[PDB]
Context: bound to proteins that are not shown
RNA sequence: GGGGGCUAAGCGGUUCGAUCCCGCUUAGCUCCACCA
Numbered sequence: 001g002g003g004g005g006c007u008a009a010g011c012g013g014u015u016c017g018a019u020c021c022c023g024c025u026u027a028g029c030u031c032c033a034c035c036a
Stems, first nucleotide, its partner, number of pairs: 002032012
Other pairs, nucleotide, nucleotide, family: 001033tWS014018tWH015017tHS
């Protein structure tokens, strides 16, 4: 007492270029955790 990871749409960033890397927002999937 709330986190990890992932997916889609939309927006911005990084980048020579990014549907491929990062952020935000909306919706969802999943694993963990607090109340216990």
Shown are 36 nucleotides from a PDB entry: RNA (tRNA CCA-acceptor). The 2012 paper behind the entry is "Structural basis for the substrate recognition and catalysis of peptidyl-tRNA hydrolase". It comes from the structure "Crystal structure of Peptidyl-tRNA hydrolase from Escherichia coli in complex with the CCA-acceptor-T[PSI]C domain of tRNA". Crystallisation conditions: 100mM acetate buffer, 20% (w/v) 1,4-butanediol, 30mM glycyl-glycyl-glycine, pH 5.2, VAPOR DIFFUSION, SITTING DROP, temperature 293K.